[PDB]
Context: one part of a larger RNA, bound to proteins that are not shown
């Protein structure tokens, strides 16, 4: 003179697992249509609510200062103090929780009705009542307007 | 001053009193959408309608709703688009009633004191083969319908109870599978039990069952209340009505031959020989009895219980399966989410060990731990990490 292989700063494709995502299946304490069935409530304060209640309670469900509940009839049969364990106490075959009916209590707004008001606030007269209780304040009753009908 | 109602609320359903528009008409005004949305008031558990001045052609139907026809019919209709009956027959359901005036009597109060008027109650009286009032003759009340108002029952509703009939062994974490011999059934509808049960659980068929509330439309009893003929008077039969006209709505009916049914305006009767209607009118035959109420039931609806599903299966299905009309958003009115699953059973990982923790590696649990609590399954995109080929 000639001529071809190895090296991948990263890249491509395929294969394994994998994060990430939250499809599909498979569930239902949910809802949707019919068809019964049963249909009012309220000044004896309704329907909504508000703030409250528990030995510890943030919701929620119950209740209402008698506050997770008071009486009483009925039903039930052995566990119970909701949802809820915990910490701390209870109740129960001399029949408790739970259901079912009547009652009883039911703070404040709310047609709200003594009388404002910016709905759960604020301020009254009259009778009873408590405190020394006259001034104050708390309780329990009572005070709206319209209609018609008595006088 | 005393008594007795009112007052507000309710899902959808009902009556009434107001009432668009977009659209349709292939432009658009009459028309249509539509007596629709709405918005008001009022009713109840239903609302409303409902006892013929009413259908129509049948010597004819007989209150009233709701349901099938009648029938896209008849007719309406810029005779355009489009709107759109009613008798009639089949069917649910079924019942009628009270009052106004005549006349008689009571109390009031006027007063021009009358065999006055007027109001209040009481007796009377309610109808279309008209009815009613007084008056006369007869006729009825130990008679005959008979309530929607009372009173009682039964039935239901609001709690619960009895309730047949199996065991042994294989596989399995677990039986309920799978085998081996039973059984019961007026239960073999369905759901739980570690998986796939008639006989283990709760149930199911089938029976039972309230002292107290509500309910009672069924069965019974009262009570109110109501029922007959003839003859004779002309006394009464719902007034600013009828009924004319003039504006206007209802019905199929838009001015049309335009009745009928309401009614704002003006005139304005009559009491059975009186009056409306039968689609101007008029005659004739005929049908009804306005101008005062009430009347169950068939008829809508589903807030709210139940029952069932060729009805969903967590982007579905009610906005919400989960503390949702929240949580955000808006001043307000008002607008709206997202988010559901560990395992049979918390057995919910004690101790050790890195690390401040988080979070992990052991170690135990489990049947299974990429079942580990940012839990069933775990696609796709998308981010690694290591191998094969390549550049």
């Nucleotide at each position: 003179a000639g001529a071809u292989g190895g090296u991948a700063a990263g890249g491509g494709c395929c294969c394994a697992c994998g994060g990430u995502g939250g499809a599909u299946g498979c569930c239902u304490c949910g809802g949707c249509a019919c068809c019964c069935g049963a249909g009012c409530c309220g000044a004896u304060g309704a329907a909504g609510g508000a703030c409250g209640u528990g030995g510890c309670u943030a919701c929620c469900u119950g209740c209402g200062a008698u506050a997770a509940g008071c009486c009483a009839g009925g039903g039930g049969g052995a566990g119970c103090c909701g949802g809820u364990a915990g910490c701390g106490g209870g109740c129960g075959u001399g029949g408790a929780u739970c259901c079912c009916u009547g009652g009883a209590u039911g703070u404040c707004c709310g047609a709200a009705u003594g009388g404002g008001g910016g709905a759960a606030c604020c301020c009254g007269g009259c009778c009873g009542g408590c405190g020394g209780g006259a001034a104050c304040g708390c309780c329990g009753g009572u005070c709206a307007c319209c209609g018609c009908g008595c006088u | 001053g005393c008594g007795c109602g009112g007052g507000g609320g309710g899902a959808a359903c009902c009556u009434g009193g107001g009432g668009a528009a977009c659209u349709g008409a292939a432009a658009c005004a009459u028309c249509u959408c539509a007596g629709u949305a709405c918005c008001c008031a009022g009713a109840g558990g239903a609302g409303a309608g409902g006892a013929a001045a009413g259908a129509g052609a049948a010597a004819u139907c007989g209150a009233c709703u709701c349901c099938c026809u009648g029938a896209g019919u008849a007719g309406c209709g810029g005779c355009g688009a489009g709107c759109g009956a009613a008798a009639g027959g089949g069917g649910a359901c079924c019942a009628g009633c009270c009052u106004a005036a005549a006349c008689c009597g009571u109390c009031c109060g006027g007063c021009u004191u009358g065999u006055c008027c007027g109001g209040g109650c009481g007796g009377g009286g309610u109808c279309g083969u008209g009815g009613g009032g007084c008056c006369c003759u007869c006729g009825g009340a130990c008679a005959c319908c008979g309530a929607a108002u009372c009173c009682c029952c039964a039935g239901c509703c609001u709690a619960g109870c009895c309730g047949a009939a199996g065991c042994u062994g294989u596989u399995g974490g677990g039986a309920a599978g799978c085998a081996g011999c039973g059984c019961c059934a007026g239960a073999g509808a369905g759901g739980g039990u570690g998986a796939a049960a008639g006989c283990c659980c709760c149930g199911u068929a089938g029976g039972c069952g309230a002292a107290a509330g509500g309910u009672g439309g069924g069965g019974g009893g009262a009570u109110a209340g109501g029922u007959g003929a003839g003859g004779g008077u002309a006394c009464c039969c719902g007034a600013g009505u009828a009924c004319c006209c003039c504006g206007u709505g209802g019905u199929u009916c838009g001015u049309g031959g335009a009745g009928c049914c309401a009614u704002g305006g003006g005139g304005g009767a009559a009491u059975c020989u009186g009056g409306g209607c039968g689609g101007a009118c008029c005659a004739c035959c005929g049908c009804c009895u306005a101008a005062g109420g009430c009347u169950a039931a068939g008829u809508a609806c589903u807030c709210c219980g139940g029952g069932u599903g060729a009805c969903c299966g967590a982007u579905a299905g009610c906005g919400c399966a989960c503390c949702a009309g929240u949580a955000c958003c808006g001043u307000g009115a008002g607008g709206g989410a997202a988010a559901g699953g560990u395992g049979a059973a918390a057995a919910g990982a004690a101790c050790c060990c890195c690390g401040g923790g988080a979070g992990g590696g052991g170690a135990g649990u489990g049947a299974a731990a990429u079942a580990g609590a940012g839990c069933c399954u775990g696609a796709a995109a998308c981010c690694g990490u290591g191998g094969g080929c390549u550049u």
Background:
23S rRNA, nucleotides 6 to 525 from Thermus thermophilus: 542 nucleotides with solved positions. It holds a match to the Rfam family "Bacterial large subunit ribosomal RNA". The family has 102 seed sequences and 51,934 matches in Rfam 15.1. Crystals were grown from: 4% PEG 20k, 4% PEG550 MME, 0.1M TRIS-ACETATE, 0.2M KSCN, 10mM MgCl2, pH 7.0, vapor diffusion, temperature 293K. NCBI's taxonomy places the organism under Bacteria, Deinococcota, Thermales, Thermaceae, Thermus thermophilus. Ions in the entry include magnesium and zinc. The PDB entry is titled "Crystal Structure of tRNA Proline (CGG) Bound to Codon CCC-U on the Ribosome". The structure was determined by X-ray crystallography at 2.94 angstroms resolution and released in 2014.